[PDB]
Context: bound to proteins that are not shown
């Protein structure tokens, strides 16, 4: 010179969920800002499942039952502190994608 659709798949902004355990921290530190707190009546929690470790006696929470309120021990260690509300990436999932890969089908080069 050399194209079209569709299928599959890493990674970048992200967008929406669940662990993020170093060392120290009893245990629930990706991360960043708000923040000592949630009871809204199938509703968090509690009782049970999966994921986190069992490292100092622990609990968190996806998701089901459940109108039935728990525990960061409202510590404190560290560079940063946890609930929870924004919301990040990884592991992962679904969307918007952006991009690089291969596949498939077709004919128009």
């Nucleotide at each position: 010179c050399u194209g079209a659709a569709c299928a599959u798949u890493g990674a970048g902004c992200c967008u929406u969920g669940a662990u993020g355990u170093g060392u120290a921290g009893g245990a629930u530190a990706g991360g960043u800002g708000g923040g000592a707190g949630g009871c809204u009546u199938u509703g968090a929690a509690g009782u049970g499942u999966g994921g986190a470790c069992g490292c100092c006696a622990g609990u968190c929470u996806g998701c089901a039952u459940g109108g039935a309120g728990c525990c960061g021990a409202c510590c404190u260690u560290g560079a940063a502190a946890u609930a929870c509300c924004a919301c990040c990436c990884u592991u992962u999932a679904a969307u918007g994608u952006u991009u690089g890969a291969u596949g498939u089908u077709c004919u128009a080069a």
Shown are 109 nucleotides from a PDB entry: RNA (23S ribosomal RNA) from Escherichia coli. Released in 2013, the model rests on electron microscopy data to a resolution of 10.1 angstroms. NCBI's taxonomy places the organism under Bacteria, Pseudomonadati, Gammaproteobacteria, Enterobacterales, Escherichia. Rfam match: Bacterial large subunit ribosomal RNA. Its family is annotated with ribosome and structural constituent of ribosome in the Gene Ontology. The sample was in a buffer at pH 7.2. The PDB entry is titled "Structure of the SecY protein translocation channel in action".